Shown are 880 nucleotides from a PDB entry: RNA (16S mitochondrial rRNA, nucleotides 1821 to 2703) from Homo sapiens.
The depositors describe the entry as "Human mitochondrial ribosome in complex with mRNA, A/A-, P/P- and E/E-tRNAs at 2.63 A resolution".
Rfam match: Bacterial large subunit ribosomal RNA. Clan: LSU clan.
The entry is indexed under ribosome, mitochondrial translation, tRNA, mRNA, 2Fe-2S clusters, polyamines, rRNA modifications, post-translation modifications, cryo EM.
Method: electron microscopy, resolution 2.63 A. The entry became public in 2023.
The entry also models magnesium, potassium and zinc ions.
The 2024 paper behind the entry is "Mitoribosome structure with cofactors and modifications reveals mechanism of ligand binding and interactions with L1 stalk".
Among the 82 different proteins in the entry, which are not shown, are Aurora kinase A-interacting protein, Coiled-coil-helix-coiled-coil-helix domain-containing protein 1 and MRPS21 isoform 1.
Context: one part of a larger RNA, bound to proteins that are not shown
RNA sequence: AUAUAGCAAGGACUAACCCCUAUACCUUCUGCAUAAUGAAUUAACUAGAAAUAACUUUGCAAGGAGAGCCAAAGCUAAGACCCCCGAAACCAGACGAGCUACCUAAGAACAGCUAAAAGAGCACACCCGUCUAUGUAGCAAAAUAGUGGGAAGAUUUAUAGGUAGAGGCGACAAACCUACCGAGCCUGGUGAUAGCUGGUUGUCCAAGAUAGAAUCUUAGUUCAACUUUAAAUUUGCCCACAGAACCCUCUAAAUCCCCUUGUAAAUUUAACUGUUAGUCCAAAGAGGAACAGCUCUUUGGACACUAGGAAAAAACCUUGUAGAGAGAGUAAAAAAUUUAACACCCAUAGUAGGCCUAAAAGCAGCCACCAAUUAAGAAAGCGUUCAAGCUCAACACCCACUACCUAAAAAAUCCCAAACAUAUAACUGAACUCCUCACACCCAAUUGGACCAAUCUAUCACCCUAUAGAAGAACUAAUGUUAGUAUAAGUAACAUGAAAACAUUCUCCUCCGCAUAAGCCUGCGUCAGAUUAAAAC
RNA sequence: GAACUGACAAUUAACAGCCCAAUAUCUACAAUCAACCAACAAGUCAUUAUUACCCUCACUGUCAACCCAACACAGGCAUGCUCAUAAGGAAAGGUUAAAAAAAGUAAAAGGAACUCGGCAAAUCUUACCCCGCCUGUUUACCAAAAACAUCACCUCUAGCAUCACCAGUAUUAGAGGCACCGCCUGCCCAGUGACACAUGUUUAACGGCCGCGGUACCCUAACCGUGCAAAGGUAGCAUAAUCACUUGUUCCUUAAAUAGGGACCUGUAUGAAUGGCUCCACGAGGGUUCAGCUGUCUCUUACUUUUAACCAGUGAAAUUGACCUGCCCGUGAAGAGGCGGGC
Numbered sequence: 001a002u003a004u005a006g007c008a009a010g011g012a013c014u015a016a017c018c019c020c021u022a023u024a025c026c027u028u029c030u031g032c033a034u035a036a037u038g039a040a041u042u043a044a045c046u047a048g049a050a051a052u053a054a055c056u057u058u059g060c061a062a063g064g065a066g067a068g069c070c071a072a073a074g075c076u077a078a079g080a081c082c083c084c085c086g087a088a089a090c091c092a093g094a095c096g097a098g099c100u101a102c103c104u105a106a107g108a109a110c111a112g113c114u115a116a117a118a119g120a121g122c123a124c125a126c127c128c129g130u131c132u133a134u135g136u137a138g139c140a141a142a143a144u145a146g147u148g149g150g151a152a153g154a155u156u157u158a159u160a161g162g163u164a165g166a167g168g169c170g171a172c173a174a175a176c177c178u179a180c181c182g183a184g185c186c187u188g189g190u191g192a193u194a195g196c197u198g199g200u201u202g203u204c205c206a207a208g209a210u211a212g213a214a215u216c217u218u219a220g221u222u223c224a225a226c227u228u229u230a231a232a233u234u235u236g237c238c239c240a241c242a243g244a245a246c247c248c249u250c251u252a253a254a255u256c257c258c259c260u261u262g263u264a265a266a267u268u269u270a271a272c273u274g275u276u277a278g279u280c281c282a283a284a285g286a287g288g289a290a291c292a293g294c295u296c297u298u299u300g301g302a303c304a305c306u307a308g309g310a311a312a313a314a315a316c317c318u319u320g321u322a323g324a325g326a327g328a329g330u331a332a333a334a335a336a337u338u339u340a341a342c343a344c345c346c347a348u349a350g351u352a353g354g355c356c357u358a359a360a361a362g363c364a365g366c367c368a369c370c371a372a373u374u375a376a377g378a379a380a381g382c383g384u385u386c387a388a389g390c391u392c393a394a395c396a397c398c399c400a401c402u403a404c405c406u407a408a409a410a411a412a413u414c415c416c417a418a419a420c421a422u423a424u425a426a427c428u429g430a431a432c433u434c435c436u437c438a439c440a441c442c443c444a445a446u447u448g449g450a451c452c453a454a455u456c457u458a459u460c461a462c463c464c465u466a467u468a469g470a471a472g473a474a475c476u477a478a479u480g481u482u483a484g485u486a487u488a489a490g491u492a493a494c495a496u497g498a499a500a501a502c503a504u505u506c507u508c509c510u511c512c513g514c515a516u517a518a519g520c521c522u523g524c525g526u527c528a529g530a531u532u533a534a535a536a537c
Numbered sequence: 538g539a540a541c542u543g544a545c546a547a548u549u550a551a552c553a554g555c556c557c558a559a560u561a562u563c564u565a566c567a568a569u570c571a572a573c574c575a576a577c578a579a580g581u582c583a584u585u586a587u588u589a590c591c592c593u594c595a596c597u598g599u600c601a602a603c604c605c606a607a608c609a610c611a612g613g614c615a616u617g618c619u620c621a622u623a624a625g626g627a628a629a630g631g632u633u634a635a636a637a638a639a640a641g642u643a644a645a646a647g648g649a650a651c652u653c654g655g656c657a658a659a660u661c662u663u664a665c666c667c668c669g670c671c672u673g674u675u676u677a678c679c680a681a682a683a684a685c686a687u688c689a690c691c692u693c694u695a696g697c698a699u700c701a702c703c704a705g706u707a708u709u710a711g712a713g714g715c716a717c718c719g720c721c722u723g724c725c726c727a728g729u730g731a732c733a734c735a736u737g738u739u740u741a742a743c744g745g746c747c748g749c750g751g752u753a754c755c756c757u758a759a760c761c762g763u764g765c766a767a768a769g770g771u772a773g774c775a776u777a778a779u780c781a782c783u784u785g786u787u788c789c790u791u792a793a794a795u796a797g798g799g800a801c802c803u804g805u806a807u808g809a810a811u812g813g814c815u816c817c818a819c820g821a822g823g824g825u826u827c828a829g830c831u832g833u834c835u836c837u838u839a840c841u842u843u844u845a846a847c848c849a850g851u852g853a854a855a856u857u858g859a860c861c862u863g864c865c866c867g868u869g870a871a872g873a874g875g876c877g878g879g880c
Base pairs, nucleotide, nucleotide: 007858009021010020011019023873025038027036040485041484042483043482044481045480055079056078057077059075060074063070064069083199084198086196090189091188092187093186095184101163102162103161104160105159107157108156109155110153112122113121114120126150127149128148131146132145133144134143165181167177168176202451203450204449205448206447207446212223213222214221215220225275226274228271229270230269231268232267233266234265235264236263237262243256244255278303279302280301281300282299283298284297285296286295287294307318308317309316323437324436325435327434328433329432333428348372350370353367354366355365377392380391381390382389455470456469457468458467459466486857493851494850497506498505499504507627508626509625513618514617515616516615523600525545526544527543528542529541531539532538552598553597554596558588559587560586561585577580604613605612630848631847632846633845638843639842640841641840642839643838644837646835647834650833655830664825665824666823667822668820669819673685674684690714691713692712693711694710695709719814720813721812723746724745725744728743729742730739731738732737747764748763749762750761751760773807774804785801786800787799788798789797860874863880864879865878866877867876
C1' cells in the first nucleotide's frame, strides 16, 4: 500500500465497493475491441502561403481610375480560397593512404632439435585465425578460453614518403581506400524530388455516397456523373388511354412514352471542391466444381449515421430528425420433432406331359399348360449331379378382424444458461408514436453558415473590459524536437587475499618486469580542503 | 587513500637532439666467427689534389601510476635486457552452499549403440577416394575453399634510348591464356573477331564438332540406301562436384548401407591449354574406414569454482495507450484477459 468483478466509468444509492448498462483513442480501410499503425507521461515548441474569374459591400457612372487600363453598365476600392515532416539519389568544389591495398627509401626480428641442400620437417618468440564453447548494450561496434595454420621466407615488422573518388589499389573476394564502399567523406546546389506512408491545433449548426470515358493508365489524374453555395424563371416527380418488329425457343419480371391526380420540386445561369482502390443480402444471369466470406455484370436493399431485435454481431428484421421527464401505447422479437411384431392350417394324383439332353422327374432350355379328387399352378420361391426333401398358391377349419407413408451416426483444451409437460390471449418490449415543456442542437471526404480564446495596434475601459484593425492567432497522437520525471528496478551489474601493535608478518600469483623509441603533457610529490574511486575516510 | 579541487614544489648533461668551406678527383674484388667449402637473389659502410680556416662547450628533450580503443576497457602497441625473477602483482565485500546456466575433475559395465558428421572429450593409430600439383593468397566483422596466385607450357604486340618500361634492347620488354612434372592436346576458318588484302591467313582466338530408313530369331549392325554440314565429339574418361531418369547394374565393405571403394556404361547435356587422362609429394579442403580411445551415448551421478540466493554499499538498458491485467465453449477484421453464455 492493498480486499471477489473485469477500457475502470455511467445510472445511481443511506452507503467507497457490491446491483445494472458499457468491445480505449488516432490513423487506415469494403470492414478494426481487434492479436493492423502511433503513442511512458508532463511542459514547451511543432503544419493552408496566391492568381484567373465569380460573389458581397461602398464610391462615381456612359463613363470609371491620382497619364498607362478597361468600358455595348461599366469601372475603382475593399473583403474572402490553395499545409508539415521523410528517401535511396544526382552534380560541383574541397578534405582524407597515421586504418587498409600496393609501392619507394633506408632499418629491425626470427630460440632449441632434425637435416644440413631446402618458398624442408618438429617446435618458442612472432604472424595468422581452423574448429568448439562462452560472450551477444559483451571486457570487446568482432573479444575470451581451449584447439589449430605458418614460423629463414612470396616471412613478420617500426619509421618517413607516394598513388584520391568520372579515381586509387587489387596473387578478382566486386577485396580495400579512417568501425554500413556495387563505390569514400565534408560542404554547397538544397526547403533536391517523392502519384508513396505518416502528421495536420477553438466552439456550434447545416447540406452531403458515386452511371461512365481517356490516360506508359488502373496506388494518379482530366472530363462526365454525383455532391455544395448563390442567382434566374418554370415546370419536376408520381403517371390514363392510345403507341414502340420482324427474324427467332424460355410466348419472363418489367421498361419507355404519358394527360389526370397526389405533390414540390425542377431546369437554367454563375462559382467550386471532394468522391473516380466496395462490402454483404434478395433477385436475373455469366465464369468456376449448379465450391468458396470466390470472381464478373444487371435490378433493389442495407452498410460505410441512430436506436431495438436475431446470444455475441457493419451487410438479415423493426425503426429513422435529434432536448428534458422517476408517464403511456406499440414495432421487430422465443423451435419444432421421435420411428419397423404378426398369420394359422394343410398337400393325394393321369405324370418323370412331350421335346431336346449322358441325365431335365413342377423348378438348365423349347412347346403346351389340358385334366382326377369336394379341393391343389404340367408350378411362385429354395433344394437335388438327376431324383428325393422344405415352402407358396388349393380345400377344410375360421373373425389375422394387419401398416400398405419411411427410419443412422465419428474429432481432436471442457457438456454447455438454469429449468419446466396443467390455473383460462394476455403481458413484456425502441431514440417508432402519443403525452407535459422545449426545439438550429446525432452521416466519412467535401461544402455553406453562426460564434470565439489569447495576443498586438487605434480609441475606450481602469480588479480585466468595449467597438474595430491586424496576425508567428489555439495540439489527447507525425517510431515528431528539447527539457523534466516515471516504468522496467532498488532489478541487471560493479568492488576489498589474511591477521595485527598499522610497525610488520603470512598465503598465493607472476600473464610479467626494467629501460629506450613513439605517443601523451603535470595526470596517486608536499600542504590545505571531505569534492571522490562504478563500495569505501 | 586519492588519480578530483586550491596553493606550493619539480626534470640541472656527460645520454639524446641540433652538424660539416669550395672546386676537381677518387671509389671492379659482398655478407655469413671469413678462414676452408659452396653459391646467387649479386649485396649497408673507403678518397685524393690545391685553396680557405686559430674558436671554443651555446641552445633544446629529461616529471608521472602515461599512449591508440567514448571508460581507471580481458583489446591494440616497435626495440634492448631479465628466461624466471633481485623486478611487478592479488583470483574471495560478508554469508549461505536451491534450481537453471558457465568452467573443471572423477566414474561401475558397455565402448560411437550418440550425431547430419566421433561435434566435444579422450586417446593420439590404419587404409583409401574426390578436388587442387606443391609453399603461398582472399571476402578486416557469418565463406580460408575445389576460389586466386604459382614453377612450367603456349598465344599476341614491339627494331627502340635521357622521368615509368629502362639508365633496359627480341635468350629482351609488355598484354593474356592455361597451371609443375608424365602421356597427350584430335576435326573444323562457313559464321563472329583479328590480321592481311591480289586471292586470303588465323582456333593453345570467340566458338562448333549430324540425321532418317533397312540388314545377322531378339538386342546390336561390320554392312546398305539417302540427305545435310565449315567439321560431324577423335584419344581418353565416365552413373562423375557433370539436367533428370537415379537409391542404374554387378563385385567388395556392414547382422542390416540412398554412404564408401572396383568395375560395367550411348554421357542423345562427358571430352581434350574455356585443357583431357594418369601419377609422387603436400592440405586446419570434402567423403569413407581399421584399431584404440573415451560421459558422445545406453543413463546419468558426485564434488570444486563461477554464477546463484540472503545482508550491506553503489546503481544501468530495451520496453511501457490506459489497465481494477482469470478459465472453458461460442462469437468476431475469420486464432479474445477485455464481446455472448457459463465457471